This is an experimental structure of RNA from Homo sapiens, together with DNA, with 42 nucleotides shown. Zhao et al. published it in Cell Discov in 2021: "Structure of the human RNA polymerase I elongation complex". The entry also models zinc and magnesium ions. NCBI's taxonomy places the organism under Eukaryota, Eumetazoa, Bilateria, Amniota, Homo. Method: electron microscopy, resolution 2.89 angstroms. The entry became public in 2022. It comes from the structure "Structure of the pre state human RNA Polymerase I Elongation Complex". The reconstruction used 382,890 particles.

[PDB]
Context: bound to proteins that are not shown
RNA sequence: UGCUGACU
DNA sequence: GCCAGAGACAGCGAGTCAGCAA
DNA sequence: CTGTCCTCTGGC
Numbered sequence: 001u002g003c004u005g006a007c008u
Numbered sequence: 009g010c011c012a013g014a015g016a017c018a019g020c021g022a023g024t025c026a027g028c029a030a
Numbered sequence: 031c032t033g034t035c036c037t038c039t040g041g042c
Stems, first nucleotide, its partner, number of pairs: 002028007013038003018032002
C1' cells in the first nucleotide's frame, strides 16, 4: 500500500 | 454550416481503531 | 449515475 471487520 | 449521434470523462462526506497477507 | 462539456463523427 491493499483487503476484510468495526466505532461516532 | 446546424445541430443531433454519440463517446469519452469526471465527480461522488469527515475522522478513528484493528488484523492479515503480500 | 448524472449533467455539463467536448472532441469528434457524420450527415447534409